[PDB]
Shown are 23 nucleotides from a PDB entry: RNA from Escherichia coli.
The entry is indexed under RNase E, small regulatory RNA, RNA BINDING PROTEIN.
The 2018 paper behind the entry is "Substrate Recognition and Autoinhibition in the Central Ribonuclease RNase E".
Crystals were grown from: 0.1 M KCl, 0.01 M MgCl2, 0.05 M Tris-HCl pH 8.5 and 30% (v/v) PEG 400.
Released in 2018, the model rests on X-ray diffraction data to a resolution of 3.95 angstrom.
Context: bound to proteins that are not shown
């Protein structure tokens, strides 16, 4: 560190 | 409430 996928926080 | 942070997750 690339696809979708689901949890937590903060700005619209 | 869609772009943004972390995790994890793919017979």
């Nucleotide at each position: 560190a690339a696809a979708a996928a689901a949890a937590a926080a903060a700005a619209a | 409430u869609u772009u943004u942070u972390u995790u994890u997750u793919u017979u």